Annotation
The RNA has 27 modelled nucleotides. NMR data were recorded at pH 6.5 and 298 K. The PDB entry is titled "NMR structure of E. coli ribosomela decoding site with apramycin". It is bound to apramycin (AM2). The structure was determined by solution-state NMR and released in 2013.
C1' cells in the first nucleotide's frame, strides 16, 4: 500500500445513541 483482523471519541438516561478517528498483524 494492499490482504485480514481489532477497536477511537463525544455526548448521555451513562440505558444507549451520534459522530467519525485509528490501530494490530501479514506480503
Ligand atoms: C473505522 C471503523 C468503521 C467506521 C470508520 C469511520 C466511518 C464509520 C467516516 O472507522 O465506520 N472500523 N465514518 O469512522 O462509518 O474504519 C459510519 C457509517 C456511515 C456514515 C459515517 C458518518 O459513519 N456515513 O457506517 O454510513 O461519517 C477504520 C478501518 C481500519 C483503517 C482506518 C479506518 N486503518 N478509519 O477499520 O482498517
Nucleotide at each position: 500500500g494492499g490482504c485480514g483482523u481489532c477497536a477511537c471519541a463525544c455526548c448521555u438516561u451513562c440505558g444507549g445513541g451520534u459522530g467519525a478517528a485509528g490501530u494490530c498483524g501479514c506480503c